[PDB]
Context: one part of a larger RNA, bound to proteins that are not shown
């Protein structure tokens, strides 16, 4: 690189609180 | 305020060690030492 | 090649070192430790152990104590894409 | 399987009504129901409020009926 | 209508329990009026 | 069926019957007309 | 015979669609019968109210006990 | 070795 | 009598009286199938973990998270978990699994 | 479980019978005679084209002969025995694996790479791997069961 | 807040049906001494918080004249489908 969409757990980068 | 560290604790829980009990044929074994008997896959020796 | 402990020894019985150790199994309301994860609940009762018989104190009806660092951080929360597992388009007959 | 579905925004279907049933609240309670009507309401008077006669339904059943009737 | 049970209350002996009684709903039974 | 009456009314929830009766949807027909 | 407006929202035993959460509770999938039809049943399952015994009342259990094959 | 049954 | 359980009833009110699969016997059959009923169950209304993949197999019955342990199924790698201990078979030019 | 019967000089078990230092088996060394060319068959059959025995003598042993071979013979070879050679061997069932025991049309799979004292089949003991199953805690919910005049 | 507070323990699929308890919608009565041209309502937004959930509530942005808790009455009251109906695309 002959799918996307999306679900769970994070980093990445953005951004918010307290 | 927010994460961290550690101690003592209590709940689950896992993970290794040490020590003493009781029981078996009051373990079988075996070691050590007295008998007897056997033999080999026979040792010295023939 | 035949033999019977001899210049190695082996094996069966009993005796004795025994009132033997070890394994195993089973138990201590014996003990030393290392690791995770929860920390609910929130004057006092109450069940119990040590006291000290006023006192308290306690591992007994659920977490406290000490210390450090950061506020421009770290956590936490959105959105974006990323990786690792999954995930057959719905409604209807 | 088959039938529906391109996308999106609106709109879009167990409703009102008579009769019956059963159920829980309200009022009264052998009795209960005022809205057919009449009175009366001056301020929203098509509402609110007050009533006269009947009437319904329940206060008895039973027979097919006369009749009778706890 | 009386017999059984029965909800509730009384009562007790001493607790209580058990007894005594009272007996609503309703169920029976065993009774009768239309 | 009596034996010491329980019922009348209203509102509300269910159910069910009939009303267009949850919503659209079939193939005739009748009536009175307009053309051919 | 075609065409219009009506009756007329004509006729449905069928077809297709029916709009919001969360919670409890939760089947049967079959006997029975009646039944010309096509169902109607009674019961079983699943509920909701209003009344007995604190029971030896039950129970998809086994047991004592057998009787008999 | 099974079967109803009723304590 | 042993175990468990609190057992009951009378009154209405719903939904529903299909079928699949797999055992029992089982009579009737046969180149093999089958045929047929009683019967029991469990899918129908049910995720999940395993069997590479699955309607009917193997476990298991679902609030929503922490941990810990498990079942059936497994530990060459892909894949979590011994390229483990022990005793054996077998060389298969389309070898088993 | 379809073909399934069974066939393998393919292997490990094993079960039944057999001889063995009186030499087991195999090797090689000789022998493997004579009535007889038995007797119909025939161009020719002497054991060996062929038709019923298939008898005797000699041994430990020579089959009217096991084959090869000739027109027919002749000659080998077995079965039958003897010499060397020093020890295991021979025949037959039974199990497990394995080899065939068929099936054709695209490329095709134990899932897949691969795997051979296994990562295949077998049994045995261990240690480990996770389910929404089991335990513990926590929060939600529902229902159930005490309690509550004090708020 | 007697509808309330408290202690315990069990349980948690669910079709067809039975049960309750809530969130939204249009007006009506009635509160609230309610919000508003210093910006009602609607509208959009990688903004934030709330509730299991339907919903809610809130920053900015746009935006111009109304609106809404609450306690109750009322119905033309919630949509993915309908070869659905307009209308856009």
């Nucleotide at each position: 690189g002959g799918a996307a969409g999306c679900a769970u757990u994070g980093g990445a980068a953005a951004u918010c609180a307290g | 305020g927010u994460c961290a560290g550690c101690a003592u604790c209590a709940g689950u829980u896992u993970u290794c060690g040490g020590g003493g009990g009781c029981g078996g044929a009051a373990a079988a074994a075996g070691a050590a030492u007295a008998a007897g008997g056997g033999a080999a896959g026979g040792u010295g020796g023939c | 090649u035949g033999u019977u402990u001899a210049u190695a020894g082996c094996c069966c019985u009993u005796g004795u070192u025994g009132u033997a150790a070890u394994a195993c199994g089973u138990c201590c309301a014996c003990u030393g430790g290392g690791g995770a994860c929860u920390g609910a609940g929130g004057a006092c009762u109450g069940c119990g152990g040590c006291u000290u018989c006023g006192u308290g104190c306690c591992a007994a009806g659920g977490a406290u104590g000490c210390u450090g660092a950061c506020a421009u951080a770290a956590u936490g929360g959105u959105u974006u894409u990323c990786a690792a597992u999954g995930g057959c388009c719905c409604g209807u007959c | 399987c088959a039938c529906g579905g391109a996308c999106c925004a609106a709109g879009g279907a167990g409703u009102c009504u008579a009769g019956c049933a059963u159920c829980u609240a309200u009022g009264c309670g052998a009795g209960u129901g005022u809205u057919u009507g009449g009175g009366u309401g001056a301020u929203g008077a098509a509402a609110a409020c007050c009533c006269a006669u009947c009437c319904g339904c329940g206060a008895a059943a039973u027979g097919a009926a006369a009749g009778u009737g706890a | 209508g009386g017999u059984g049970g029965g909800a509730a209350c009384g009562c007790c002996c001493u607790u209580g329990u058990g007894g005594c009684g009272u007996g609503c709903a309703c169920c029976a039974u065993c009774g009768a009026c239309c | 069926g009596u034996a010491a009456g329980a019922g009348c009314a209203u509102a509300g929830c269910u159910g069910u019957u009939g009303g267009g009766a949850c919503c659209c949807g079939a193939a005739a027909g009748a009536u009175g007309g307009u053309g051919a | 015979a075609a065409c219009c407006a009506u009756c007329u929202a004509g006729u449905a035993g069928c077809u297709g669609g029916u709009u919001c959460c969360u919670g409890c509770c939760g089947a049967a999938g079959u006997u029975u019968c009646c039944c010309u039809c096509a169902g109607g049943a009674u019961a079983g399952c699943a509920g909701a109210a209003a009344c007995u015994c604190a029971g030896a009342u039950c129970a998809g259990u086994u047991u004592u006990a057998u009787g008999a094959g | 070795u099974a079967u109803g049954u009723a304590a | 009598a042993a175990u468990g359980a609190g057992a009951g009833u009378u009154u209405c009110u719903a939904g529903u009286g299909g079928g699949c699969c797999a055992u029992u016997u089982u009579u009737g059959g046969u180149a093999a199938g089958c045929a047929g009923a009683a019967c029991u169950g469990g899918c129908g209304a049910u995720g999940c973990g395993g069997g590479a993949u699955g309607a009917a197999c193997c476990g298991a019955a679902c609030g929503u998270g922490a941990g810990g342990u498990u079942a059936a199924g497994g530990u060459g790698c892909c894949g979590g978990a011994a390229u483990g201990u022990a005793c054996g078979c077998u060389c298969a030019u389309c070898a088993g699994a | 479980a379809g073909a399934a019967a069974a066939g393998g000089u393919g292997u490990u078990a094993g079960u039944u019978c057999a001889u063995c230092u009186a030499g087991a088996c195999a090797g090689c060394a000789g022998g493997a005679c004579g009535g007889u060319g038995g007797c119909c068959a025939u161009g020719g059959a002497a054991g060996u084209c062929g038709g019923a025995a298939u008898c005797c003598g000699c041994u430990a042993a020579g089959g009217a002969g096991u084959g090869u071979g000739u027109a027919a013979c002749a000659a080998c070879u077995c079965a039958c025995c003897u010499g060397c050679c020093g020890a295991a061997u021979g025949a037959a069932c039974u199990a497990g694996c394995c080899c065939u025991g068929a099936a054709a049309a695209u490329g095709g799979a134990u899932g897949g790479c691969g795997c051979u004292u296994a990562a295949g089949c077998g049994u045995a003991c261990u240690a480990c791997c996770c389910a929404u199953a089991c335990c513990u805690c926590a929060c939600c919910g529902u229902c159930u069961g005490g309690g509550u005049u004090a708020g | 807040g007697a509808a309330g507070c408290u202690c315990a323990g069990a349980c948690g699929a669910g079709u067809a049906g039975g049960c309750a308890g809530g969130c939204g919608u249009g007006g009506a009565g009635g509160u609230u001494u309610g919000u508003g041209a210093c910006g009602a309502a609607g509208c959009c937004u990688u903004g934030g918080g709330c509730g299991u959930g339907a919903g809610c509530c809130u920053g900015g942005g746009u935006c111009g004249a109304a609106c809404a808790g609450c306690c109750u009455c009322u119905a033309g009251u919630g949509c993915a489908g309908a070869u659905c109906u307009u209308g856009g695309u």
An RNA structure from Schizosaccharomyces pombe, in which 710 nucleotides are resolved. Taxonomically the source falls in Schizosaccharomyces (Eukaryota, Opisthokonta, Taphrinomycotina, Schizosaccharomycetes). The sample was in a buffer at pH 7.5. Rfam match: Eukaryotic large subunit ribosomal RNA. It was solved by electron microscopy to 3.4 A.